Solved structure of RNA (mRNA with 39 nt long spacer), together with DNA, 95 nucleotides shown. The entry is indexed under Transcription, translation, coupling, RfaH, NusA, ops, TTC. The entry has 59 different proteins, among them 30S ribosomal protein S11, Transcription termination/antitermination protein NusA and 50S ribosomal protein L30. The reconstruction used 15,810 particles. The structure was determined by electron microscopy at 3.4 A resolution and released in 2025.

Context: bound to proteins that are not shown
RNA sequence: AUGUUUUUUUUUUU
RNA sequence: UUGGUGAGAGG
DNA sequence: TCATGATCATAGGCGGTAGCGTGCGCCAGACAGGG
DNA sequence: CCCTGTCTGGCGTCCTCTCACCCCTATGATCATGA
Repeated sequence: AUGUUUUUUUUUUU
Repeated sequence: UUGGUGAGAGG
């Protein structure tokens, strides 16, 4: 001095 | 609220 | 302190190394003795 | 078994009144006194 640097899980009624 | 026993007297 | 003696209180069926009983009487019915 | 004697059980007036009598003796335990 610097960040797209590990992307993932749920709608309606005898 | 309370016995037998045994003398003795009356009728 | 301990021991002994005396006094008081509480507890059972002949009393004794036997014998006490002995002065009613009748009836009656069973139990037994004698034959 | 059929008498005949013995034995032991029964029973023996009513009503009332009075009186006495109704364990003492022995053993054990406790207390007191004396040594």